Released in 2025, the model rests on cryo-EM data to a resolution of 4.25 angstroms. Solved structure of RNA (HIV-1 RRE) with a sequence from Human immunodeficiency virus 1, 39 nucleotides shown.

[PDB]
Context: bound to proteins that are not shown
C1' cells in the first nucleotide's frame, strides 16, 4: 500500500429483532502480505 | 526462492 469473510460492535433499505454491505469510539489486543 |  492492499482487505478477506466472519468473530459482531451502530445500522440504512423492504415483506422491516429477517436478507445485503457501508457503517459502529467492535465480536479483532484477530488475520491475510508480490508470482 | 524474491535484496523495488
Nucleotide at each position: 500500500a492492499u482487505g478477506g469473510g466472519c468473530g459482531c460492535a451502530g445500522u440504512g433499505u423492504c415483506a422491516u429483532u429477517g436478507a445485503c454491505g457501508c457503517u459502529g469510539a467492535c465480536g479483532g489486543u484477530a488475520c491475510a502480505g508480490g508470482c | 526462492g524474491u535484496a523495488u
Notes:
An Rfam search finds the family "HIV Rev response element" in it. Rfam describes the family as follows. The Rev response element (RRE) is encoded within the HIV-env gene. Rev is an essential regulatory protein of HIV that binds an internal loop of the RRE leading, encouraging further Rev-RRE binding. This RNP complex is critical for mRNA export and hence for expression of the HIV structural proteins. Taxonomically the source falls in Lentivirus humimdef1 (Viruses, Artverviricota, Ortervirales, Orthoretrovirinae).